[PDB]
Context: bound to proteins that are not shown
RNA sequence: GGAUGGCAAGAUCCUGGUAUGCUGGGGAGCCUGAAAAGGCUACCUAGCAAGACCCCUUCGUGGGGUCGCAUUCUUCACCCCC
RNA sequence: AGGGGGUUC
DNA sequence: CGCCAGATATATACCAGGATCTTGCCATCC
DNA sequence: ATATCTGGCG
Numbered sequence: 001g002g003a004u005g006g007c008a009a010g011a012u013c014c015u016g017g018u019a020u021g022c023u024g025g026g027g028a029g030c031c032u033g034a035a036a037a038g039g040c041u042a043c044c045u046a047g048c049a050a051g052a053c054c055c056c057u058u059c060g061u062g063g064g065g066u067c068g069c070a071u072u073c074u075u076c077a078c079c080c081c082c
Numbered sequence: 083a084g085g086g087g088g089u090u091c
Numbered sequence: 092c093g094c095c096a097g098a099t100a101t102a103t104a105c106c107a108g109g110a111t112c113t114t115g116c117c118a119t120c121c
Numbered sequence: 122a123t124a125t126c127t128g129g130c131g
Base pairs, nucleotide, nucleotide: 003119004118005117006116007115008114009113011111012110013109014108015107016106017105018104019103020102021048022047023046024045025044026043028041030039031038032037051067052066053065055063056062077089078088079087080086081085082084092131093130094129095128097126098125099124100123101122
Other pairs, nucleotide, nucleotide, family: 010112cWH026042cWW027028cHS029040cWW033035tHS049068tWS050068tHS054064cWH057060cWH059060cWS083084cHS096127cWW
C1' cells in the first nucleotide's frame, strides 16, 4: 500500500411524543390605585404558518383525509435523463 | 410517465 | 426633528430509535 | 445575522 472480520465514535436526516412560549377565550390568588382598570404571578381551554386540494355527502354551506418554511437562476422558454 | 437535471455572454 | 450609530428583538428545549453515510481503532491473510 | 427599536447627535 490492497483484501477481510470485528469494535468504537461522530455526522445528516426521518418518525412519534413531551414540556414550555405567544395570541384568543378564561378566572385561582395578589399588588400598585380614593378610584375605574389594570398588571403581577400562575393555571384551564383552543390554535400555532398563509392556504391548496381531496374524500364522504345523509347536501351538513359542513364532517375526515392528506400536502403546506427542503431541493439557492420564481413564472415563461429549450436541451437532457428514467 | 411522472420525476430528476442543465442553459455557455 | 433628521440622521447616524450602537443596541435590541427573533420561539425553544428536550426525548428513543429507525434510515442513510463517514471516520477512528484492533486483528489476520496476500 | 437582520429589521426593527431606542437614545443621543447635530
Solved structure of RNA (sgRNA (95-MER)) with a sequence from Acidothermus cellulolyticus 11B, together with DNA, 131 nucleotides shown. Released in 2020, the model rests on X-ray diffraction data to a resolution of 3.61 angstroms. Crystals were grown from: 0.04 M Citric acid, 0.06 M Bis-tris propane and 15-20% polyethylene glycol 3350. Primary citation: Das et al., Nat Commun (2020), "The molecular basis for recognition of 5'-NNNCC-3' PAM and its methylation state by Acidothermus cellulolyticus Cas9".